[PDB]
Context: bound to proteins that are not shown
Molecule: tRNA-Arg
Organism: Geobacillus stearothermophilus 10
RNA sequence: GCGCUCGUAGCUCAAUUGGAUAGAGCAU
RNA sequence: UCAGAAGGUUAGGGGUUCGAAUCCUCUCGAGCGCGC
Numbered sequence: 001g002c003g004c005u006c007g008u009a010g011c012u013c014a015a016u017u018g019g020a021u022a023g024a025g026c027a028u
Numbered sequence: 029u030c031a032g033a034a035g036g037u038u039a040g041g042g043g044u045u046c047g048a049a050u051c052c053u054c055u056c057g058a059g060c061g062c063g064c
Stems, first nucleotide, its partner, number of pairs: 004059002007056001010026004019046001028033001039055005
């Protein structure tokens, strides 16, 4: 320089994988 | 200690469609794989 996995609430994690108003537990 | 409330432009822009945290694209930032 190419390539892989990712970025969710102040922290730790969800969301039936393209479905309705993104949900709990700490902390406040 | 039990009940309740509050907490969010899903890093960000753009786009694909009845509908997006999820998919496509670029940007930023984290980690790690073969480079050179």